[PDB]
Context: one part of a larger RNA, bound to proteins that are not shown
């Protein structure tokens, strides 16, 4: 380690709104913008969706077949 | 024209093993009569189911079947 | 591992 | 009721060989 | 060319203990509306079976008995995924979000079922429903994977590169995938540094 | 060396008519360094492999090592 | 931070 | 050969507001309840600080605005008479409160 | 920090006296 | 204070007896009606019907609050102060009961008088108003229903505590 | 009883405090217990829907829509 303003009313104080000051932001628009470094992007229709991919390996599990030479084939 | 075999190789388009209940997405239903979050509270007194590694300690046998076999059947033994 | 018997503990 | 320890029966529940050396003989 | 034997080896199997896990319950806590007021009949207990790793209306069954809940809000209906040692705002209670990091649930188009399997109504299958293709199969597919496209909107990246790295599957190993992953691309969404200082109010001629 | 630089020749923008500024602002000077350009080469990983990647920094003719 | 020294680099007029 | 030299070098913001809230004093204009601003008060009919500009000048800065939301900004409340006591009383539940001593956990 | 046990200040009850109120 | 039940009582009205005589009544001032030449109002007589309740009387005060003062009779509730007991038995209360003014509503009787509507007569610029005249629903009861008010002390109930004064006043008590 | 005393209880006048003043004054003070009830002003006790009435009603009771108002004691 807790401030507040304005706005009634003729005027005063008082009730009781309203709105400002602040700080944000999963932001959007205006307008305009240099370089880096790091942290995030469909909040809407679990609408629809041309295209490449996000799940293989294993031939030292059982088979395939051809090389040669070896048996001479 | 063709093979007991030694090693040169290619095929995983034919039988086989595992691998995708993970991860990655989204929020669609879910207001708990089964879902979250605890402090830990239970038992019924939950299990090797052991999923896959560890330490240890044994066994891994006939047959049939597929073309053959660490596919699958049958069975024997612990 | 699970039923049945028998013993000893409540450990 | 619980836990140990003995003993008895259903049971059981099973597998898977393959690579490279050796070493016998036929 | 046999095959007997142990070996080293990759393996392989069955125990008994680790470890990583599984399944049930229980007590609190979890929005708005009674202009939803009575609700409930397996409901509320009870008892015995059936299945199950197991209790219990959990299911299936069977037979009893009256219950249980409720204005400290029942049982309807709606909205909505929940959370922290995460974000935000304050003085603090608190109060908001849920993007983002992390957890936990649920879905992978829809609905049901079934097999698998230790565990799953499985982004499987199986039937059936919905909508496009192989251009006709007791067919295939379903981007809510990663890119991309169209639509919807006030709005949110590229149809990239690489397995180097940390992981994960497969292999005995050699090494193989690998849009998990790590890079880069685009975009002021956010932060954050950077974007130059010092020194200066005229210019001459002269001495 | 100082030192009370010292006259004069002017000019002199944008208000402005004096507590009405623009204004050190703007100019030159004057100093650098981002960048440009050699050189360069760490580290993410190593057995070795780096995709990122013009690498990231370092860096000014060098090295040689001094010496601080 | 240093720095001096060395030699290459690179250095004119002559 | 040496008596030194050892590449080269810049600079550049915006976007709001200035009647009060709410920091903005240097003034003008222009228009004419139009025509425009405006969060709230409100502002414009003959010398408008408030439309629309100049000057000048204050915010915030790779930002500024304005939107659209969230948290703060006052219950350390009240109820004759301002919202704001049931028409009265009995009297059920109240996870509503309530004599005394003591003595125990 | 319930529970027992005891209290009479609360509220209760029941005479009796007082004295009337419809 | 409440329910029931049994009485009074001043008037209106309404009617007739009677006399009387010509207006009567009502308003700011008049108008009208069913006023009165049918003899009326005003007097007095006597009949009937209803509501209502002067002073006292402060609404003091008794009611939980509505409410409540003509009088009685019964039931019931309400005081104070001792003394015996109870032995915290309570404080008040969600919800729910109960009661609940005037008006209105259903029956039923009754029905004077007031007075919504109504109507007519005034003022009035107009007057579906205020004034005024008839005068129905209602206002009474009696059995309901129904639950509202400025149901206001605009002020929910308890308890414990606080400075002073004047009256009401209970009331004990004194020499 | 007729006197002055001591208890209450109620009226009315203040003290103190309380209050936004009017003013409240054994409560509108000091404190506790407990129930009802407000949370800008219009739209509203209105609509709707539900329960009760023979019925008028009654209780229950939203929202859209538009303001910067709207309310009370004191001078």
């Nucleotide at each position: 380690u807790a401030a507040g303003a304005a706005u009634a009313u003729g005027a005063u104080g008082u009730u009781g709104g309203u709105u400002c000051a602040g700080a944000u932001u999963a932001a959007g628009c205006g307008c305009u913008a240099a370089a880096u470094a790091a942290g995030g992007a469909c909040a809407u229709g679990a609408c629809a969706c041309a295209u490449g991919c996000g799940a293989a390996u294993c031939a030292u599990a059982c088979g395939u077949u051809u090389a040669u030479u070896a048996u001479u084939g | 024209a063709g093979a007991u075999a030694a090693u040169a190789a290619a095929u995983a388009u034919g039988u086989g093993g595992u691998g995708u209940a993970a991860a990655c997405g989204u929020g669609a239903g879910u207001a708990a009569u089964u879902u979250u979050a605890u402090u830990a509270g239970g038992a019924a007194u939950u299990a090797a189911u052991g999923a896959a590694c560890u330490a240890u300690a044994g066994a891994a046998u006939a047959a049939g079947c597929u073309a053959a076999a660490u596919a699958c059947u049958u069975a024997a033994u612990a | 591992u699970u039923a049945u018997a028998u013993a000893a503990a409540a450990a | 009721a619980u836990u140990u320890a003995u003993a008895u029966a259903a049971u059981a529940a099973a597998a898977a060989g393959g690579a490279u050396a050796u070493a016998u003989a036929u | 060319a046999u095959a007997u034997a142990u070996a080293u080896u990759u393996a392989u199997c069955u125990a008994u203990a680790g470890u990583c896990a599984a399944g049930c319950c229980a007590a609190u806590a979890a929005u708005g509306g009674u202009u939803u007021a009575g609700g409930u009949a397996g409901u509320a207990g009870g008892u015995u079976u059936a299945u199950u790793a197991a209790g219990a209306g959990u299911u299936a069954a069977a037979c009893c008995u009256a219950g249980c809940c409720a204005a400290c809000g029942a049982u309807c209906c709606a909205u909505a995924a929940u959370c922290g040692a995460u974000a935000a705002u304050g003085a603090a209670a608190g109060u908001u979000a849920g993007a983002a990091c992390g957890a936990u649930c649920a879905c992978g188009u829809u609905g049901a079922c079934u097999c698998u399997g230790a565990a799953a109504u499985a982004u499987a299958g199986u039937c059936a429903a919905u909508a496009u293709c192989u251009a006709u199969a007791a067919g295939a597919u379903a981007c809510a994977g990663c890119a991309g496209u169209g639509a919807g909107g006030a709005a949110u990246a590229u149809u990239g590169g690489a397995c180097a790295a940390u992981g994960a599957u497969c292999g005995a190993a050699a090494g193989a995938u690998u849009g998990a992953u790590c890079c880069a691309g685009u975009u002021a969404c956010u932060u954050a540094u950077u974007a130059g200082g010092a020194u200066g109010a005229u210019a001459u001629a002269u001495a | 060396u100082a030192u009370a630089u010292a006259u004069a020749u002017a000019a002199a923008u944008u208000g402005a008519u004096u507590a009405a500024a623009a204004a050190u602002a703007a100019a030159a000077u004057c100093c650098a360094u981002a960048a440009a350009u050699a050189a360069u080469u760490a580290a993410a990983a190593u057995a070795a492999u780096g995709a990122u990647a013009u690498u990231a920094a370092u860096u000014a003719c060098c090295a040689u090592a001094u010496a601080u | 931070u240093u720095a001096u020294a060395u030699g290459g680099a690179u250095a004119u007029a002559u | 050969a040496u008596a030194u030299a050892u590449u080269u070098u810049a600079a550049u913001a915006g976007u709001c507001c200035u009647g009060a809230c709410u920091a903005a004093u240097a003034u003008u204009u222009g228009u004419g309840c139009c025509a425009g601003c405006a969060g709230u008060c409100g502002c414009g009919g003959u010398a408008a600080c408030a439309c629309a500009a100049a000057g000048a000048g204050g915010g915030c800065g790779a930002g500024c605005g304005u939107u659209a939301a969230u948290c703060a900004u006052a219950a350390u409340g009240g109820u004759u008479u301002a919202a704001a006591g049931g028409a009265u009383c009995c009297g059920u539940a109240g996870a509503a409160u309530g004599a005394a001593u003591u003595a125990u956990a | 920090u319930a529970u027992a046990a005891u209290u009479u200040a609360g509220a209760g009850u029941u005479a009796a006296u007082a004295a009337a109120a419809u | 204070u409440a329910a029931u039940u049994a009485a009074a009582g001043a008037a209106u009205u309404a009617u007739a007896a009677u006399a009387g005589u010509a207006a009567a009544g009502a308003u700011g001032a008049a108008a009208u009606a069913a006023u009165a030449a049918u003899a009326a109002u005003a007097a007095u007589u006597a009949u009937a019907a209803g509501a209502c309740u002067a002073a006292u009387a402060u609404a003091u005060g008794u009611g939980a609050a509505a409410a409540u003062a003509u009088u009685a009779a019964u039931u019931a509730a309400a005081u104070a102060u001792u003394a015996a007991c109870u032995g915290a038995c309570a404080u008040u209360g969600a919800g729910g009961g109960a009661u609940u003014a005037a008006a209105a509503c259903u029956a039923g009787a009754g029905u004077a008088g007031c007075g919504a509507a109504a109507c007519g007569g005034a003022u009035u610029c107009g007057a579906u108003a205020c004034c005024c005249g008839u005068g129905u629903a209602g206002u009474u009861c009696u059995a309901g229903u129904a639950g509202u008010a400025a149901a206001c002390u605009a002020u929910g109930a308890a308890u414990a505590c606080a400075a002073u004064u004047a009256u009401u006043u209970a009331u004990a008590a004194u020499a | 009883u007729a006197u002055a005393u001591a208890u209450a209880a109620a009226u009315a006048a203040u003290a103190a405090a309380u209050g936004a003043a009017a003013a409240u004054g054994a409560a509108a003070g000091u404190a506790u217990u407990c129930c009802a009830c407000c949370u800008g002003a219009a739209g509203a006790g209105u609509a709707c829907g539900u329960u009760a009435g023979c019925a008028a009603u009654a209780a229950u009771g939203a929202a859209a829509c538009u303001c910067a108002a709207a309310a009370c004691a004191a001078u």
Notes
Small ribosomal subunit rRNA, nucleotides 13 to 985 from Saccharomyces cerevisiae: 854 nucleotides with solved positions. It holds a match to the Rfam family "Bacterial small subunit ribosomal RNA". The entry has 72 different proteins, among them Large ribosomal subunit protein uL30m, Large ribosomal subunit protein uL10m and Small ribosomal subunit protein uS10m. It was solved by electron microscopy to 3.2 angstroms.